Description: An RNA structure, in which 18 nucleotides are resolved. Crystallisation conditions: PEG 4000, 200 mM KCl. The entry is indexed under RNA polymerase, QDE-1, Complex, RdRP, AMPNPP, RNA BINDING PROTEIN. It was solved by X-ray crystallography to 2.7 angstroms. It comes from the structure "QDE-1 in complex with RNA template, RNA primer and AMPNPP".
Context: bound to proteins that are not shown
RNA sequence: CUAUGGUCGGA
RNA sequence: UCCGACC
Numbered sequence: 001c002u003a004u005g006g007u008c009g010g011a
Numbered sequence: 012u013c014c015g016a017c018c
Stems, first nucleotide, its partner, number of pairs: 005018007
């Protein structure tokens, strides 16, 4: 440069 | 990888 983690669903 | 809700 730039700019998050988490739960779940999909096609 | 993409797409869609949720806190």